[PDB]
RNA sequence: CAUGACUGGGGUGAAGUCG
RNA sequence: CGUCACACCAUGGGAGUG
Numbered sequence: 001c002a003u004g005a006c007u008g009g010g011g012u013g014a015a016g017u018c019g
Numbered sequence: 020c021g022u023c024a025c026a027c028c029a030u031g032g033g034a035g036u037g
Stems, first nucleotide, its partner, number of pairs: 001037003006032003010028003016023001018021002
Other pairs, nucleotide, nucleotide, family: 004034tHS005033tHS009029cWW013025cWW017022cWW
C1' cells in the first nucleotide's frame, strides 16, 4: 500500500413501517 | 426526529491473505 468471511457507524436516495 | 426494512456510495474494525 492492495485485499478478506463477517461486522460498525456515516451518506444519499425513494420515501415504506413504527411512533 | 430516531429505529427498522430495502438499493447504491464511500469508509472504520477483521481469522488473516499479497
The RNA (ribosomal 16S RNA) from Escherichia coli has 37 modelled nucleotides. The sample was in a buffer at pH 7.5. The 2012 paper behind the entry is "Structural insights into initial and intermediate steps of the ribosome-recycling process". The entry also contains 30S ribosomal protein S12, Ribosome-recycling factor and Elongation factor G, not shown here. NCBI's taxonomy places the organism under Bacteria, Pseudomonadati, Pseudomonadota, Gammaproteobacteria, Escherichia. It was solved by electron microscopy to 9.9 angstroms.